[PDB]
RNA sequence: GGACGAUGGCGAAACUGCAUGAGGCAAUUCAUGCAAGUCCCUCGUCC
Repeated sequence: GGACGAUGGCGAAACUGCAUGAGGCAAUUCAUGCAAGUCCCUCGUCC
């Protein structure tokens, strides 16, 4: 480095996704929330 597993964590939230709402209700859009993706970090194993 690569292949996984812990009850993973009281972790982050820009982006993606999901959900609600707002916008001639066609948005190259915006608000709140979640934390699956994504990122940080811990323990363990396995090449």
Record summary
Shown are 47 nucleotides from a PDB entry: RNA. It was solved by X-ray crystallography to 2.7 angstrom. Entry title: The Structure of a Ribosomal Protein S8/spc Operon mRNA Complex. The entry also contains 30S ribosomal protein S8, not shown here. The entry is indexed under protein-RNA complex, ribosomal, spc operon, TRANSCRIPTION-RNA COMPLEX.